[PDB]
Order: sequence, then structure tokens, then C1' cells
RNA sequence: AAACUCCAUGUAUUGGUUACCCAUCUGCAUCGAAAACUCUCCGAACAC
RNA sequence: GGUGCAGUAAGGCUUUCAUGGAGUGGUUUGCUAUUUAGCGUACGUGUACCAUAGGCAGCCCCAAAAACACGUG
RNA sequence: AGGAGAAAGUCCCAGUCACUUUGGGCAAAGUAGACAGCCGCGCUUGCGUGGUGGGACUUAAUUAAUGCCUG
Repeated sequence: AAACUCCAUGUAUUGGUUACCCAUCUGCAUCGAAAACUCUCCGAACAC
Repeated sequence: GGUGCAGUAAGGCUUUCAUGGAGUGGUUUGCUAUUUAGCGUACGUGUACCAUAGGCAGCCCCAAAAACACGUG
Repeated sequence: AGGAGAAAGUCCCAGUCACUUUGGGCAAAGUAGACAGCCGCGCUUGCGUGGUGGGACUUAAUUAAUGCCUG
């Protein structure tokens, strides 16, 4: 510099409790570097 | 490696406008028969954890808190 | 995890010269000191003008130590 996680007051349906938020079955972008040839750059790579 | 999106909901199918207030800074995965601990102590993600011991002690001074993530090598 | 720009180290190694090590020698690294030699070029016979080391790992290992003969 400030940001954002939550409770209540409740407006259209936020609806149907083993209560949205227990949630995972599944696909779609990858958390960048050991004090690494001191560092850095691009690229092979689907995610390091 | 966890958050984001969708189809699937041990609620039948979208997350709706808003405002006020509570709120942070540290412990790093290791080694060693000093093991109720002696050395050593990358960052970016969620975990585990703490806020109190203990002393003139209620703040404020000094000093209580793990361990894997095939891993940040 | 591949490739590219950086440092120096290490190894085996090279013509001569005053000696510098020593009591006296033989022989060696180098005092990056001089002529060499090598790389060349210039209008040439003659020379002149410049340069002075080699390859390999790039591995934060280690330099295994060491000089031989003779009064």
C1' cells in the first nucleotide's frame, strides 16, 4: 500500500437437511530453477 | 500441486443484490546413540502446529512449536 | 532434463647461453631475461617488420612423493 477468508440483516428459488461449501468420478490451463560449470536466455518436454 | 471451469449432487437442477465488523508470524521436510536433542536450517502450494511456558511476568523485553508431499533439487 | 556467453586449475610435454642450487660434479623446472626456432607478410637476391606457445577435462576431486653420482 492495502487486499482478501468468515458471521449476521435478506431482497427472484437460492430449492427440496443425513442441507449449498462431505463433496470425488471425469476432462480442460500449470505451483521455476539445489547456495545448479557463480548467473542468465531460449528451446525438448503436457506440469516441472 | 492446489485453486479455478463444466457434466455427475447421501439437498431435484444456477451460487443472487448488498452493507457492517473479527483477523499474523513464525516452526521446514535432514543428519547424529546428547534422541522428553546436539548440529544443519532454499522458496511457491496445501497440510500438520502454536498465542504459553517461566520468571518482578497483564502487555513489553527472552524464548515454547516438524515432516511426507517422489519430492522445489 | 538438452544447447549457448564467464573464470582459472590440472596433466604430459619444449634448442643454446652467464649459474642458482652444491664440497665437487652429471642432469633438470625456468630469470616469461637474450640469439633462436616456429607463424607469417613485404618490391627480391640480402633481409626487414610484427607474435611467442602445444593438445585434453571443463572435474567444487586430487597435485603420490621424488634429483642422481662422488670426495